[PDB]
Context: bound to proteins that are not shown
Order: sequence, then structure tokens, then C1' cells
RNA sequence: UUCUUGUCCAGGAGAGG
DNA sequence: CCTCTCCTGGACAAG
Repeated sequence: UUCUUGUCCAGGAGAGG
């Protein structure tokens, strides 16, 4: 993502070994 | 070629 709770997705940006 | 961070944009359920 109208918002709340909950479980997820993607994009971007970088940093580390 | 891994792992972690933080920003943005989304999906579904039923309240």
C1' cells in the first nucleotide's frame, strides 16, 4: 500500500568478508 | 557470492 493488527513481496541505495 | 542495513513503493486476510 484508506486505516488498524498480522504474515509476506518488490524496488532502490549503499556498507561489510 | 555471500550477509546486513534503511529508505521507498506494494500484496492478502478480517477488523
Released in 2021, the model rests on X-ray crystallography data to a resolution of 3.1 angstrom. An RNA, together with DNA: 32 nucleotides with solved positions. Protein in the same entry: Pr125Pol. Crystallisation conditions: PEG 20000, PEG MME550, MES/imidazole. The entry is indexed under reverse trancscriptase, complex with RNA-DNA, VIRAL PROTEIN. Entry title: Structure of the foamy viral protease-reverse transcriptase in complex with RNA/DNA hybrid.